[PDB]
An RNA structure (HIV-1 Rev Response Element Stem-Loop II with tRNA scaffold), in which 134 nucleotides are resolved. Keywords: Non-coding RNA, HIV, Nuclear Export, RRE, viral RNA, RNA. The PDB entry is titled "HIV-1 Rev Response Element (RRE) Stem-Loop II (SLII)". Crystallisation conditions: 100 mM SPG (mixture of succinic acid, sodium dihydrogen phosphate, and glycine in a 2:7:7 molar ratio), 20-24% polyethylene glycol-6000, and 200 mM sodium fluoride. Method: X-ray diffraction, resolution 2.85 angstrom. The entry became public in 2024.
RNA sequence: GCCCGGAUAGCUCAGUCGGUAGAGCAGCGGGCACUAUGGGCGCAGUGUCAAUGGACGCUGACGGUACAGGCCAGACAAUUAUUGUCUGGUAUAGUGCCCGCGGGUCCAGGGUUCAAGUCCCUGUUCGGGCGCCA
Numbered sequence: 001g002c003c004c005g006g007a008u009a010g011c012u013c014a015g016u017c018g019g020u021a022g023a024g025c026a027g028c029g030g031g032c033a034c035u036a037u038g039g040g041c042g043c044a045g046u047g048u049c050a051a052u053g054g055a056c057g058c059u060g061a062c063g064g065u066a067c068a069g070g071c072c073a074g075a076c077a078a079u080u081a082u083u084g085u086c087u088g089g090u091a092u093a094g095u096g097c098c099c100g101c102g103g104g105u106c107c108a109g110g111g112u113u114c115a116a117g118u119c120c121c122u123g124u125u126c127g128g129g130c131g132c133c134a
Base pairs, nucleotide, nucleotide: 001130002129003128004127005126006125007124010025011024012023013022019114027101028100029099030098031097032096033095034094035093036092037091041063042062043060044059045058046057047056048055049054070090071089072088073087074086075085076084077083107123108122109121110120111119
Other pairs, nucleotide, nucleotide, family: 008014tWH008021tWS009010cHS009023tHH010103cHS014021tWS015106tWW018113tWS019020cHS022104tWH026102cWW040064cWH065066cHS112116tWH113115tHS
C1' cells in the first nucleotide's frame, strides 16, 4: 500500500432497495400473584376461667382502614450533624408476570434529497486477509 466485514441506549445487537430510530437483558418507579417468616397484628364467631368489663385457646372466601399515633424513605429548613414541618409507604427476604418512565451527537466531517442510521465523498477506529522488506 491494498481488499472484506463491524461501528446504532449501560451491554448484545435489529433496523423492509431512504419515510421521521427499536428489541432482549441493565436501571428507576408501579400494579398483581406465589414461596419463606409453623410471619405479625387487629376483626368476627365459637370453648374454658375470673369475674366484672379482663383474659387464656381454636377456627376462618376477613382486615391492614376515615381520623390520630409509631416506624421508614423523600423533600424543604434548622444547632456547624442535633430537631421541625410537608408528602408518600405501612411487614421483611426472594421469585414470576404484566405496565409506565429515563436513558442515543446512529464513529467524525461534508454532499444529494421534501426527508439520511440507510445513498455518495473524505477521514477515525475494531477485527480479518493479502502486498513490499528481510